[PDB]
Context: bound to proteins that are not shown
RNA sequence: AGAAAUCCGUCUUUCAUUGACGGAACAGAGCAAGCAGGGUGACAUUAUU
DNA sequence: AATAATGTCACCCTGCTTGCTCTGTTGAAAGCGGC
DNA sequence: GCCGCTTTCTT
Numbered sequence: 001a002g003a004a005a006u007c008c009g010u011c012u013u014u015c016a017u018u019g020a021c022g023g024a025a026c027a028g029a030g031c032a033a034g035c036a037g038g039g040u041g042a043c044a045u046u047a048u049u
Numbered sequence: 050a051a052t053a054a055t056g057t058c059a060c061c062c063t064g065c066t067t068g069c070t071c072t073g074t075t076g077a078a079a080g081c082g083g084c
Numbered sequence: 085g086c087c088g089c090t091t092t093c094t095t
Stems, first nucleotide, its partner, number of pairs: 007023005012016001024075026076093009
C1' cells in the first nucleotide's frame, strides 16, 4: 500500500497455458579488434599459345 | 616468353558492430527520543 | 522493539 506482472534470457526442423533450463548488477572513461562493399599491391595454382 | 581463370595473402577508405580493462558503487554498528 | 535520526568506525 494500488491485482497486477514475463526481472533478464537459453535450447528444440519438437516452440511447450504441467516441455526442459541458466544469470550479482550498474556508471563512466579508456583500450582492443571485427564486418560489408569498394580500392591498392605481392604471391601461387591451373591451363594454354 | 606471355593471358587469363581461380585462389591465397597483405594494406587502405566510410560507417557501422562488439569484447575487454580500469576504478569504482550498491555501508557498519552503536545510542538517542518519540512512539 | 520500531522508526528515523544522530554519531563514530582503522575490524
Shown are 95 nucleotides from a PDB entry: RNA, together with DNA. It was solved by X-ray diffraction to 2.51 angstrom. Entry title: Crystal structure of Cas12i2 ternary complex with single Mg2+ bound in catalytic pocket. Primary citation: Huang et al., Nat Commun (2020), "Structural basis for two metal-ion catalysis of DNA cleavage by Cas12i2".